An RNA structure, in which 34 nucleotides are resolved.
RNA sequence: UUCGGUUUUGAUCCGGA
RNA sequence: UUCGGUUUUGAUCCGGA
Numbered sequence: 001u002u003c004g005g006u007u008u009u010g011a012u013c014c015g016g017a
Numbered sequence: 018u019u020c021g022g023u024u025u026u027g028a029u030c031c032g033g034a
Stems, first nucleotide, its partner, number of pairs: 001034005007028002010025002013022005
C1' cells in the first nucleotide's frame, strides 16, 4: 500500500423510557 | 439526555495479501 476485522471518540438514523 | 440498536469520519490495535 491493498483487502478485511476490533477498540475508542465523535457523528448518524430507528425505537423505547 | 439516557437506554437498546444500525450505519459511519478520525485515531488505534489485530489478521490476510
Crystals were grown from: 0.2M KF, 40%(w/v) hexelene glycol (MPD), pH 7.0, VAPOR DIFFUSION, SITTING DROP, temperature 294K.
The entry also models potassium ions.